This is an experimental structure of RNA (PRTg (70-MER)) from Paenibacillus sp. FSL E2-0178, with 70 nucleotides shown. The structure was determined by X-ray diffraction at 2.26 angstrom resolution and released in 2025. The entry is indexed under guanine-II riboswitch, hypoxanthine, RNA. Rfam match: Purine riboswitch aptamer. Primary citation: Li et al., Nucleic Acids Res. (2025), "Ligand specificity and adaptability revealed by the first Guanine-II riboswitch tertiary structure". Entry title: Crystal structure of Guanine-II riboswitch in complex with hypoxanthine. Bound small molecules: hypoxanthine (HPA).
């Protein structure tokens, strides 16, 4: 490196700060792994001045740890 097995659900819980149908963001913590690190686009829903989201792709995809194995 290439496969595969396990961890992890791009997940939860506080907290802070933005944006507003041309819009729906970003952050600290902490917790989640005998586990060190660590992730976001399309599309479709909903919201009408507010403030907070929701589905599908996703049993997917990527990074990283440990392990088996060419």
């Nucleotide at each position: 490196g290439g496969u595969u097995g396990u961890a992890u659900a791009a997940g939860c819980u506080c907290g802070u700060u933005a944006a507003u149908u041309u819009g729906g963001a970003a952050u600290g913590a902490g917790c989640g792994u005998a586990u060190c690190u660590a992730c976001a686009g399309g599309c479709a829903a909903c919201c009408g001045u507010a403030a907070a989201u929701u589905g599908c792709c996703c049993c997917a995809g990527g990074c990283u740890a440990c392990a088996a194995u060419c």